An RNA structure from Homo sapiens, in which 51 nucleotides are resolved. The sample was in a buffer at pH 8.
Context: bound to proteins that are not shown
RNA sequence: UUACCAUCAACAUGGAAACUUGGCUC
RNA sequence: GAGCCAAGUUUCCAUGUUGAUGGUA
Numbered sequence: 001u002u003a004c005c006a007u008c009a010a011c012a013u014g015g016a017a018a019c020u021u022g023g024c025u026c
Numbered sequence: 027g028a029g030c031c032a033a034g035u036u037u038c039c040a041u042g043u044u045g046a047u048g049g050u051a
Base pairs, nucleotide, nucleotide: 002051003050004049005048006047007046008045009044010043011042012041013040014039015038016037017036018035019034020033021032022031023030024029
Other pairs, nucleotide, nucleotide, family: 026027cWW
């Protein structure tokens, strides 16, 4: 790409908690 | 037994972006 707004569809990132794995430390 | 770090799985989510189809001027 004149814009703005809806609603669908989708991806990526992050938080939190469990479990698992690997490291250090009492 | 026990504190912390890193990663993954499963639950819950959260946010951003993308594409699409409409509405209106």
Entry title: Cryo-EM Structure of MILI-piRNA-target (26-nt). It was solved together with Piwi-like protein 2. The work is reported in "Structural insights into RNA cleavage by PIWI Argonaute" (Li et al., Nature, 2025). The structure was determined by cryo-EM at 2.6 A resolution and released in 2024.